The RNA has 22 modelled nucleotides. Sample source: RNA sequence obtained from Dharmacon. Released in 2003, the model rests on solution-state NMR data. It comes from the structure "The Stem of SL1 RNA in HIV-1: Structure and Nucleocapsid Protein Binding for a 1X3 Internal Loop".

[PDB]
RNA sequence: GGAGGCGCUACGGCGAGGCUCC
Repeated sequence: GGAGGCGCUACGGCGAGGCUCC
C1' cells in the first nucleotide's frame, strides 16, 4: 500500500474482531 479469515444460509448477503498472509 492491498487481500484473506470468522459464525450461519439455497453461499443472494449479514453481525462483530484480535488474526493471518502478500